[PDB]
RNA sequence: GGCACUAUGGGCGCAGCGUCAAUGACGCUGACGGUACAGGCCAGACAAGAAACACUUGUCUGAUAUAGUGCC
Numbered sequence: 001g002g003c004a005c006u007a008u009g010g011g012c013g014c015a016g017c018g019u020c021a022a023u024g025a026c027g028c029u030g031a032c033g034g035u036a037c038a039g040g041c042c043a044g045a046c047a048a049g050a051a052a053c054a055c056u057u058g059u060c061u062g063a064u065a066u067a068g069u070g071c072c
Base pairs, nucleotide, nucleotide: 001072002071003070004069005068006067007066008065009032011041012040014030015029016028017027018026019025020024042062043061044060045059046058047057048056049055
C1' cells in the first nucleotide's frame, strides 16, 4: 500500500489541564455522552494568481471517511 471484516462523541462533543506563528490546532485527565440537522471552523489534496512551499481566491474529498483486526 491493497482487499475483506469489526466498530465509530463533528474531522471540531463537555469540562479542566498542559505545548505550540492561538477568533487554530496538538497532547492529557476527568466527568458526561437520545437524535437529527444547519451554518461556521478546520484538516487533506489540488488549480490559478509572475506562485513547487507559504500567501490570496477557488475546487474536490472528509462514513466513497477514519480507527481496529484479518489477509495479501
Description
Entry title: The crystal structure of HIV-1 Rev Response Element Stem-Loop II in complex with a Fab. Rev Response Element with a sequence from Human immunodeficiency virus 1: 72 nucleotides with solved positions. The structure was determined by X-ray diffraction at 2.42 angstrom resolution and released in 2025. The entry also contains BL3-6 Fab heavy chain and BL3-6 Fab light chain, not shown here. Lineage of the source: Viruses > Revtraviricetes > Retroviridae > Orthoretrovirinae > Lentivirus humimdef1. Ojha et al. published it in Nucleic Acids Res. in 2025: "Mutation-driven RRE stem-loop II conformational change induces HIV-1 nuclear export dysfunction". Crystallisation conditions: 0.2 M Sodium acetate trihydrate pH 7.0, 20% PEG 3350. Ions in the entry include phosphate and magnesium.